[PDB]
Background
Shown are 970 nucleotides from a PDB entry: RNA (26S rRNA, nucleotides 2324 to 3337) from Thermochaetoides thermophila DSM 1495. An Rfam search finds the family "Eukaryotic large subunit ribosomal RNA" in it. A reference for the family is Yusupov et al. (2001), "Crystal structure of the ribosome at 5.5 A resolution", Science. The structure was determined by electron microscopy at 2.38 angstrom resolution and released in 2025. The reconstruction used 653,542 particles. The PDB entry is titled "High resolution structure of the thermophilic 60S ribosomal subunit of Chaetomium thermophilum".
Context: one part of a larger RNA, bound to proteins that are not shown
RNA sequence: ACAGCCAAGGGAACGGGCUUGGCAAAAUCAGCGGGGAAAGAAGACCCUGUUGAGCUUGACUCUAGUUUGACAUUGUGAAAAGACAUAGGAG
RNA sequence: CUCCUAUUGUUUUUUUACUUAUUCAAUGAAGCGGGGCUGGACUUGCGUCCAACUUCUGGAGUUAAGGUCCUUCGCGGGCCGACCCGGGUUGAAGACAUUGUCAGGUGGGGAGUUUGGCUGGGGCGGCACAUCUGUUAAACCAUAACGCAGGUGUCCUAAGGGGGGCUCAUGGAGAACAGAAAUCUCCAGUAGAACAAAAGGGUAAAAGUCCCCUUGAUUUUGAUUUUCAGUG
RNA sequence: GAAUACAAACCAUGAAAGUGUGGCCUAUCGAUCCUUUAGUCCCUCGAAAUUUGAGGCUAGAGGUGCCAGAAAAGUUACCACAGGGAUAACUGGCUUGUGGCGGCCAAGCGUUCAUAGCGACGUCGCUUUUUGAUCCUUCGAUGUCGGCUCUUCCUAUCAUACCGAAGCAGAAUUCGGUAAGCGUUGGAUUGUUCACCCACUAAUAGGGAACGUGAGCUGGGUUUAGACCGUCGUGAGACAGGUUAGUUUUACCCUACUGAUGAACUCGUCGCAAUGGUAAUUCAGCUUAGUACGAGAGGAACCGCUGAUUCAGAUAAUUGGUUUUUGCGGUUGUCCGACCGGGCAGUGCCGCGAAGCUACCAUCUGCUGGAUAAUGGCUGAACGCCUCUAAGUCAGAAUCCAUGCCAGAACGCGACGAUACUACCCGCACGUUGUAGACGUAUAAGAAUAGGCUCCGGCCUCGUAUCCUAGCAGGCGAUUCCUCCGCCGGCCUCGAAGUGGCCGUCGGUAAUUCGCGUAUUGCAAUUUAGACACGCGCGGGAUCAAAUCCUUUGCAGACGACUUAGAUGUGCGAAAGGGUCCUGUAAGCAGUAGAGUAGCCUUGUUGUUACGAUCUGCUGAGGGUAAGCCCUCCUUCGCCUAGAUUU
Numbered sequence: 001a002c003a004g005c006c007a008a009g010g011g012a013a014c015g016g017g018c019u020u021g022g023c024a025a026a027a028u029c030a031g032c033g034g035g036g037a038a039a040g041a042a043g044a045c046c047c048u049g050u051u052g053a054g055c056u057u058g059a060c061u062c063u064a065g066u067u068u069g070a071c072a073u074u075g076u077g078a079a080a081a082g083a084c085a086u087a088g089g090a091g
Numbered sequence: 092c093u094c095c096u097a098u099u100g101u102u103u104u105u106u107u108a109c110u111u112a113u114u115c116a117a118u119g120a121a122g123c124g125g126g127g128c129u130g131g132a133c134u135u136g137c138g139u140c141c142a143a144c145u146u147c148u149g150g151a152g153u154u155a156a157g158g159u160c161c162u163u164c165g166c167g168g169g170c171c172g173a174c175c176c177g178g179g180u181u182g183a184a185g186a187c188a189u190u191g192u193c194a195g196g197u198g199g200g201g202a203g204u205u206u207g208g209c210u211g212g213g214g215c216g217g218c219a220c221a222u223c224u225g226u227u228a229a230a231c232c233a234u235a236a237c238g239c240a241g242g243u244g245u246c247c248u249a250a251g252g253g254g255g256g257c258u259c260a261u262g263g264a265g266a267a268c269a270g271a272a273a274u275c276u277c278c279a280g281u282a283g284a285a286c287a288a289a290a291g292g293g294u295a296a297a298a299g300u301c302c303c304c305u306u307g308a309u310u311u312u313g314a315u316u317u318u319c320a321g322u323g
Numbered sequence: 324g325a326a327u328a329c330a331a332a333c334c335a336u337g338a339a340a341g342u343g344u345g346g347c348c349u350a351u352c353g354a355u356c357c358u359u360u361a362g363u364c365c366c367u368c369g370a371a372a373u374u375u376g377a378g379g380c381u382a383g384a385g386g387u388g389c390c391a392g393a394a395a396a397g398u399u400a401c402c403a404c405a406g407g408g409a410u411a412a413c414u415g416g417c418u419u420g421u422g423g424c425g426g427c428c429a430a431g432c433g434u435u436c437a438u439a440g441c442g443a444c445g446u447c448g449c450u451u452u453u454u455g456a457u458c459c460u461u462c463g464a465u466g467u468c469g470g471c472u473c474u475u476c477c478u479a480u481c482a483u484a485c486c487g488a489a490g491c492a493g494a495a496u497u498c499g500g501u502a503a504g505c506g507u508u509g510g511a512u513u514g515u516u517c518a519c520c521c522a523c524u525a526a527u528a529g530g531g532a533a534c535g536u537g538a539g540c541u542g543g544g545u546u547u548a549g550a551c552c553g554u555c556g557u558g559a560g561a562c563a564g565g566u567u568a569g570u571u572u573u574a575c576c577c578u579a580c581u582g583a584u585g586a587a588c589u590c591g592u593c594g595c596a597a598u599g600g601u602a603a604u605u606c607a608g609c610u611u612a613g614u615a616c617g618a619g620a621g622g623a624a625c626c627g628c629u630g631a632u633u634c635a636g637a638u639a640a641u642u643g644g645u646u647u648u649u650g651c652g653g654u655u656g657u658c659c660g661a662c663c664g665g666g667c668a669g670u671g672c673c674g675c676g677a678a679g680c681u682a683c684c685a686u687c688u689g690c691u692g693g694a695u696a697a698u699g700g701c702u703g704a705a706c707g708c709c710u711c712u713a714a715g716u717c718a719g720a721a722u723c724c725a726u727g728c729c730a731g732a733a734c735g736c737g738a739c740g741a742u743a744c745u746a747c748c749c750g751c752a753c754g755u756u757g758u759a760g761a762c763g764u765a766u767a768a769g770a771a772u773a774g775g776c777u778c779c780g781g782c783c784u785c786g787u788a789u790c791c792u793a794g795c796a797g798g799c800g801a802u803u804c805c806u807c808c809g810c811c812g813g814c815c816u817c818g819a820a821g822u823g824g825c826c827g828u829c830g831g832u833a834a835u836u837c838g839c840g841u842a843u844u845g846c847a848a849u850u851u852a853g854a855c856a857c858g859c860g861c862g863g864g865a866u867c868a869a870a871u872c873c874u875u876u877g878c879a880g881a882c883g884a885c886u887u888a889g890a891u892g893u894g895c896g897a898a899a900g901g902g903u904c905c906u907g908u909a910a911g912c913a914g915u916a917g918a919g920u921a922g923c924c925u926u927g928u929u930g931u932u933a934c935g936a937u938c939u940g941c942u943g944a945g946g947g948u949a950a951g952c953c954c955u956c957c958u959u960c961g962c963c964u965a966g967a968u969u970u
Base pairs, nucleotide, nucleotide: 002016005022006021007020008019009018028583029582030581031580034578035577036576038573039572046407047406048405049404051403052402053399054398055397056396059204060203061202062201063200065197066196067195068194069193070192071191072190075109076108077107078106079105080104081103082102083101084100085099087096088095089094090093091092114183116181117180123177124176125175126174129142130141131140132139133138157171158170159169160168161167207220208218209217216237221243223241224240225239226238244390245287246346247345251305252304253303254302255301256300257299259283261279262278263277264276265275266274285294286293288351290349291348292347307333309332310331311330314327315326316325317324322391334343335342336341357385358384359383360382361381362380365379366378368376415459418455420454422450423449424448425447426446427445431441432440468543469541470540473535474532475531476530477529478528481506483504484501485500486499487498488497489496508522509521510520512518549567551565552564553562554561555560589741590740591739592738593737594736595735598730599729600728603633605631606630607629608628609627616621634689635688636687637686638685642682643681644680645679650675651674652673653672654671655668656667657666658665659664691725692724693723694722698718699717700716701715747864748863749862750861751860753858754857756856757855758854763790765789766788774783775782776781798839799838800837801836807831808830809829811827812826813825814824815823868970869969870968871967872966873889874888877885892963894962895961896960897959898958899955900954901953902952904947905946906945911941912940913939914938916937919934920933921932922931923930924927
Other pairs, nucleotide, nucleotide, family: 001017cWW004036cWS010015tWH013415cSS013416cSS026585tHS027584cWW029881tWS032579cWW036538cWH043045tHS045411cWW047410cWS050393tWW057059cWH060199tHH064198tHS073189cWW074186tWS074188tHH075186tHS086097cWW110186tWH112185tHS112187tWH113188tWS115182cWW118120cWS121122cHS134135cWS155173tHH156172tHS162165tWS163165cHS198200cHS205396cWH206397cWH211237tSS217219tHS222242cWS224290tSS227236tHS228235tHH229234tWW242350tWS244388tWS246250tWS249306tWW249308tHH258297tWH259284cSS260280tHS270272cHS270273cWH293298tWS297299tHS310344cWH313328cWW331344tWH337339tHS337340tHS353387tHS353392tSS354387tWH355386tWH367377cWW387392cWS397559tSS399401cHS411462tWH414460cWW417456cWW419421tHS421453cWW428444cWW429442tSS429443tHS430442tHS432437tHS433439tHS436490tWW437442cWS458459cHS466571tWS471539cWH472536cWW482525cSS484720cSS492616cSS493615cWS493621tSS501696cSS502721cWS506526tSS507528cWH511519cWW523527tWW524526tHS525605tHS536539cHS548569tHS550566cWW556558tHS574576cHS583883tHS586733tHH596731tSS596732tHS597731tHS602634tWS604632cWW611625tHS612624tHH613614cHS613622tWS614623tWH615622tHS617619tHS617620tHS639681tHS639682tHH646677tHS648676tHS650905tSS682684cSS690726cWW695720tWH697719tHS702712tWH702714tWS703713tHS704710tWH705706cHS705709tWH706708tHS712714cWH745746cHS746865cWW771774cSS777780tWS793833tHS796850cHS802835cWW803834cWS806832cWW816822cWW875887cWW876886cWW877879tHS879884cWS903948cWW907943cSS907944tHS908942tSS909944tHS917936tWS918935tHS935936cSS
């Protein structure tokens, strides 16, 4: 999906359908909560995937910010300390 | 080679001055800076230094009075009243700081990414993930489990190569100290010893043990065997 | 990675033959890219030269132990996606170590004494209400603890029935058999399964049904998200550690179950009984009896009598509960001007309260036959004795099957009443028809089988029998015979599901022997042949009925269905009167009643006029009364032999 009465057997180790038995007579009304391993949703638990995301840190690789140094913006004088040269001379 | 003087000339570090770059603050950009006039004090020996007029009261304060020249004789005009000069609005900071570009540190505040496998589920254990010996393994070979008993990531200038002589473990009988156990002698002794390491194999005029000489643990490339696709 | 045998060089050792390419054999290790060293003296830097620098060609080294070789720390209880029954957490399946239960042997215990009651060392089993081991089914979902409620099943038996054994005097106990018919409780703490106490009792046994049972409930626990503590972690966070708060969805479909109608054969009344269901239970008091037994202490039972526990089926005289009888009474607020009489406050509220329903909260009732199990016996062999057994047989349990008791097969049966419509009966003639299967559709003793039948002489393996059986599918005559067959009628007889016999009339008829006819269906083709049913058409007889709707009842009821009534009557309906019950003394009038108050007068022995909750009389009065109360030929008014549908 098609359907809709059971017991056992074997079977994907709990059948509405298969096998062997029990049985089995139109069309129907009010209730009920055993079953239909009833309906709602591609299990939220668990595992796999060389599939993600929120968060943390002394995981790997970086970053805004911040801190320190040098160059430029960048000018006019004095003194002292360190260095060289020049004008003059001596030893 | 040393030293002195210096319009002395060039250069690095430290400290200190300047104002115009740059930076901060106030205001309706009003009274800044240097002089003059006046008073007081010091000093005295005319010089120097301060100051200028508003303080018992919860009133008012503005569109000038006046002086002097001119006048059209007027709320008329000029100069004073209301000192002169520099046109730096006033006070700070200053070649620092701030900005531009590289260089070292810090930086879960933020960004990106990762966080083995096998497995009587997964995790914690263990490594059966690279590899050797014996057995399971069923007499060529091949053959499983987180089957059993174990091993490897080193060690050696000799513990590698050649030659020569010798015989080992152990037992019996003997010798001062000496004994269960020290050193010496004889006989027996198929390996019962030794060969770096785990286990299996192999070895006696050696492959053990001691002695002598050495560096085949060297150079150039091919073929073959095990695991195997007959690739590394 | 490791190993073997050669070739070409240069060496080492030994007198020499020879041996030597690492360790006596089997393990002891490492790609591409990049870096670095050794080698030749070599190639290139692309317009041309020289020196530095860089790049190539051949061989080693630096390393990947996840060892054919990525560069890599956690958490999620706030969570997400693709999948997996290839894989865990619950039922089910195989197993049964462990758990539970049962046997065998016999050293020993037991005062002597293996086995009354036990069983060391050993050893064989069973079960699936313990827990493990495995991973076969389910991850596009089978609702995951416990209690409450309710039904049924198992026996490895706690109590109850009847019995065997003892180290059973009596009482109390202990071991065993048949037996699952009938029961197996009220509570304190804990969410508990499990457990532990108090108390009653005959007893307070053990288990299964998807570890029964969430579209049956509940939600205390566990097991989402909020929050606190302890230990752990630097931290986010963890804990099979404690604590507090936390949404429980859907049945109208099929089956199952419980009840209720119903087509077909005319409509009804009274019956039978296949099958299905089944029911009782335990205790106490009195007496036996202070008896049996026992030294004593102690201390029973059968029969008999009266009650009670648990369960089941009914019923409402009495008692109790229920109240919209809105029946009577009382009373608050407001509204109808006051009185009377009423409305509203979803039944304003309170007291009593008939009828109906209903309660171990009330009352009544609950039978006896057969066959057996365990066990104890009789007669009695095997087995010259013995023996409850082997053949035969007696008793016997709360067990089993029936009776009493409930239902009544809607495809089981019987008796009776009335039957209109040619529906019915009889006779005749047809086929327009159907049938799990005609073709001589032929046969009545009972009983035993290690015994029978009979005619009384006998007979029986054997139904291998007996009867019937010729003629055109069976003609027409004769000869001949008195047998056999059939339709009718009259008498008896037959009841398990109703049959047979005797007699009479009539019709037919090879036991014997003949005469006429048969052809041509062409050399086979079902031999169209019986019996019951049903339909149709005639001719005769007999007969003149009910059911449903509709209106009605309440002994009944969700709706259908059911018990009743509807035609002249002891009729049906609407009123009324009386009875019986419920409440509790109506409205109106009056008074030598009334706590008192305010007026007016002659000032009263009741002085009058007005106001006044309430009291007394007429008054056990008034009101209500079948809607599922009773009576009325003895009160009044009305209605009536239909209408429709069907057989």